[PDB]
Context: one part of a larger RNA
Formats: sequence, structure tokens, C1' cells
RNA sequence: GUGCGCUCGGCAUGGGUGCAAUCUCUAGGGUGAAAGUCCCGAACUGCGAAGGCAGAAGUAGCAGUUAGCUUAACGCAAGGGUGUCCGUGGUGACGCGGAAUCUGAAGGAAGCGGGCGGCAAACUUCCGGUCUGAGGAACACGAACUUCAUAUAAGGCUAGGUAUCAUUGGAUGAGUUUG
RNA sequence: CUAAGACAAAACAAAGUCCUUUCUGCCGAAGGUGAUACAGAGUAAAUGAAGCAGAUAGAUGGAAGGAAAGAUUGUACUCUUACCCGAG
Repeated sequence: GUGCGCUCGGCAUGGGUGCAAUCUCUAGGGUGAAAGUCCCGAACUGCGAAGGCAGAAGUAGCAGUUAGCUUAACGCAAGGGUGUCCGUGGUGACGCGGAAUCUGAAGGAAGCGGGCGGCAAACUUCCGGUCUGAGGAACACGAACUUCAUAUAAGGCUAGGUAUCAUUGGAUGAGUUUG
Repeated sequence: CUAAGACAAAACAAAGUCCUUUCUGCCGAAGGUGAUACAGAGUAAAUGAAGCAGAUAGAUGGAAGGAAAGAUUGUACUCUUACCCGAG
């Protein structure tokens, strides 16, 4: 020298535990002794189909409308900084108030409103993806996986190109990679 | 989209699961996409490949079994916190 970043005390609106009541998958209807679990299920809204590009439908199919939880943009905002700014009290260092401007942050106004979106049921087995087992060009050092490769550059990516294939729609869908 | 490439877009997309509906225009022996190799170009604030073993409530993506729990409110107990409150 990067808004606050120090010590002590206080407090949950944060996190758990027990108990009580109530509710629980569209409306509804079944099975069953017992339904929140199992089965059937209109209707509404959204997506939406099979050679390829457009246009038109809203058909098969899927999701939501469960008890409930949470939140982007956005708005308000206690507070905080700054002056060749304005007034006031001071001998003075400075104090107080106001205007303007910036800010209000990833670590307690346990800030408030809003919700595009996201999520939402014991337990068991199986199938993917991602991450971790420091740091250190990845030796040494070190409590801190194993074996290799890597800077006139492994590797990845971007514009092309050439062959062997494989698939070709729609819905659902973590992830990866370039902007 | 904020310091950030998280989130958002854009392209792809693993493991599965479900569904074979129509009306046109034209293009229609093709086109799109992915993987595997080959020889170059461009791009550097360095990691990549394989193995083993773990984590996964952003309720990570699926398939089965499963009369299986979950939510809110209230209460009491209890633990903790850097911009709250008080003091130095």
C1' cells in the first nucleotide's frame, strides 16, 4: 500500500435434535386392512416427431400444474468514501449539517421486495459424466497416489483437404468445447 | 454474464428410456453429423495419457426393485457466525 478487514461482550432471522398437529404427485377413480408409496386418469399449458431445406398444423410421445424450497435480471435501501462544493462551531488541529458524485461488496442492515429459472421422498444393485489423491516445465524439497510423455513446443483448438467406416426424426439429458 | 469465462448463449453430447401423425412447396442417388487415421497451415501467461482408489444434496444424468418417507407450522433443547448491537 488492494471500500471494511483489531480485541472483548451480546444476539439467531443460520445449522441440528425431540415431540405435537396438519399436508403430501392435475381434477378425480381404483387396489388393498392400511395409499405419501401401487394402478388408472380426463382436462389445461409448453415441447413435439422420423431422406433434406422452409412453411402449416398442434397427432403419437414427454414435462408441469404435489405437499413445499430456492432464486437472475430489476427496484428500494441502513451504511461507507470523495471533494479547488455550500453553510455552522472552533485560536487551531478538526467537529456538525447539507447538495452533488461513487458505492452498498464472495465472508451478519444475519438487508427488504421480485422470480426468468432451478429443485423437491427410505434404502439396495447396476450403467454414464465431472472432480479429488498439494505445490513445483510438473526435479529437488515436502505429511502430501503410481508409471510414462512434454517448450525450435507434447497436447488441445481454429480454416481447409484426403481415405476407411458408422449413424441419420423427435422428446428427455449431466457434460465438453469454442465465443 | 460478472470478474469470469462461474453464470449466459452457441455448437456438439455419454449411459440409457419413450414414441412410426398428417397438409403443402420445391431440393431430391444425396446431404448432415460423429469417430478413427494421414500430410501441412495458424494459434502458447503448459500440461497430457494410462492405472488404482475415493467424492458427487448445483437434491450430477439414467435403468430396475422397493406399503418407503417427505414438507410446513408450533414448541423445547442445543451449536456457531468478518460488514448487526455495546464497549475498549
An RNA structure from Anoxybacillus pushchinoensis, in which 267 nucleotides are resolved. The depositors describe the entry as "The Anoxybacillus pushchinoensis ORF-less Group IIC Intron HYER1 with 10-nt TRS at symmetric apo state". Released in 2024, the model rests on electron microscopy data to a resolution of 3.41 angstroms. The reconstruction used 166,165 particles. The entry also models magnesium ions. Rfam match: Group II catalytic intron D1-D4-3. About the family: Group II introns are found in rRNA, tRNA and mRNA of organelles in fungi, plants and protists, and also in mRNA in bacteria. The literature on the family includes a 2001 paper in Trends Genet by Bonen and Vogel, "The ins and outs of group II introns".